[PDB]
RNA sequence: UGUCGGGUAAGUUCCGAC
RNA sequence: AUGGCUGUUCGCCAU
Numbered sequence: 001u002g003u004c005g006g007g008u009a010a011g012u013u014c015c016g017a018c
Numbered sequence: 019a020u021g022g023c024u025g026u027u028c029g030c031c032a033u
Stems, first nucleotide, its partner, number of pairs: 002018005019033005
Other pairs, nucleotide, nucleotide, family: 001029tHS007011tWS007013cWW008010tHS009032cSS010021tSS011013tWS012028tWH024028tHS
C1' cells in the first nucleotide's frame, strides 16, 4: 500500500484507468 | 539472509 492494467525476479513510489 | 517498496522499525513480496 483503494481496485485493475504496465514496468520488476520482487514496486506503500511511478505511468495508464475506474 | 540478500534484495523490491516504504523514512520506517514492522510488514507484504522475490530468491

Shown are 33 nucleotides from a PDB entry: RNA (50S RNA helix 71; 50S RNA helix 92) from Escherichia coli. It was solved by electron microscopy to 10.9 angstrom. Primary citation: Connell et al., Nat.Struct.Mol.Biol. (2008), "A new tRNA intermediate revealed on the ribosome during EF4-mediated back-translocation". Protein in the same entry: GTP-binding protein lepA, 30S ribosomal protein S12 and 50S ribosomal protein L11. Lineage of the source: Bacteria > Pseudomonadati > Gammaproteobacteria > Enterobacterales > Escherichia. Entry title: Complex of elongating Escherichia coli 70S ribosome and EF4(LepA)-GMPPNP.